[PDB]
RNA sequence: AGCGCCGCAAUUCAUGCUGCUUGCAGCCUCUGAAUUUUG
RNA sequence: AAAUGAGGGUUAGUUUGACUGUAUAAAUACAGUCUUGCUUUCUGACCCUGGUAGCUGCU
RNA sequence: CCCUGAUGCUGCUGUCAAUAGACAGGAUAGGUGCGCUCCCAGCAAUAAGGG
RNA sequence: GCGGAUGUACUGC
RNA sequence: AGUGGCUACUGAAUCACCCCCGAUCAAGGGGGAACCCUCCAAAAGGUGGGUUGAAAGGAG
Numbered sequence: 001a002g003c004g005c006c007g008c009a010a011u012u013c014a015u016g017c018u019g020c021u022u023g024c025a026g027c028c029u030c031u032g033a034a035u036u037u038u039g
Numbered sequence: 040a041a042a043u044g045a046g047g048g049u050u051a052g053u054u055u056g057a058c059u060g061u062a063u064a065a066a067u068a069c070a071g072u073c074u075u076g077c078u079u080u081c082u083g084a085c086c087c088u089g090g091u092a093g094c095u096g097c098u
Numbered sequence: 099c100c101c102u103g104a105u106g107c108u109g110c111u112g113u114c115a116a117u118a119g120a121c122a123g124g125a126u127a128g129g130u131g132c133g134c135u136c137c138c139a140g141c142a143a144u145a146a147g148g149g
Numbered sequence: 150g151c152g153g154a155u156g157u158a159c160u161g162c
Numbered sequence: 163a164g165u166g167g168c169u170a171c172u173g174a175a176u177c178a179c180c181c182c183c184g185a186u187c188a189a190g191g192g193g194g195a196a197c198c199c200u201c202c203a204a205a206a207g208g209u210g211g212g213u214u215g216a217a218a219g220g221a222g
C1' cells in the first nucleotide's frame, strides 16, 4: 500500500415532499440506497 | 470531521407490562385499576491487571 | 542446542535498575476515524526442514 | 551438529 | 532453568440520581442534591405529581 466498518461534500434514485393525472412533471426541507475523495 | 470503537465482573436493576372505555375504518393517542423479583443486548459508574497452598502438559 | 519457516504471544502512562522486578495513575491497551488470520520489532513452540 | 550413553532408544548443549 | 491450565479462602463493584438499615429462598422503609407541571405563596420557600437510560424473549 490493500481488506471490513461508521459519516462529510457532490451526482443519481425514492423508500420522501410538492399537485392530483392517483402515476405521472420537478426537487432534496426531513428520511434511506448506488458512486470518487479524504483522514 | 461526524460516528462506531474498548478486560473481568459488579443488582429482587429503569423501561419495553396487563385489563376497562373514547377519538381513529385501522395503527396511534388519551383517561381509570393492579403490578413482581424469570432469562438476556447495549449504555453510564466502580477495583484490578493479582495473594495464600497443591496438582499437571512441553523443552 | 542453533538456524531457516506457516503459526502463536507481547506492546497503556511517569519513577528506581541500560538488560530480570517493583512503585502510582489508569485502559483514551503499538496504527489511517476504529478493529481484523493483514502488516511494525522482539520472543515462543511444533519433527515443517537443515546443521 | 556435539557430549554422556555398547546402544540407532534416552538426556542435556 | 522456563512455559499455560485446574482447585478452597481472600475482595472490588452486590450500584441505574445517590446514601443508611437486617435480608439477599426474601419485606422494604427513611432522608438528601438537580429539572419540569400545578397549588399556596409579593417573593423566598413549602405542599401534590412526574423525570433522573433504552430494548428482546418458545424451552429444549
Base pairs, nucleotide, nucleotide: 004132005131009036010035011034012033013032014031016027017026018025019024047086048085049084056073057072058071059070060069061068062067077219078218079217080216081215082178090171091170092169093168094167095166096165097164098163099149100148101147102146105142106141107140108139109138110123111122112121113120114119129137150162151161152160153159179194181192182191183190196213197212198211199210201208202207
Released in 2021, the model rests on cryo-EM data to a resolution of 3.8 A. The RNA (Single guide RNA) with a sequence from Scytonema hofmannii has 222 modelled nucleotides. The depositors describe the entry as "Cryo-EM structure of the Cas12k-sgRNA complex". Primary citation: Xiao et al., Mol.Cell (2021), "Structural basis of target DNA recognition by CRISPR-Cas12k for RNA-guided DNA transposition".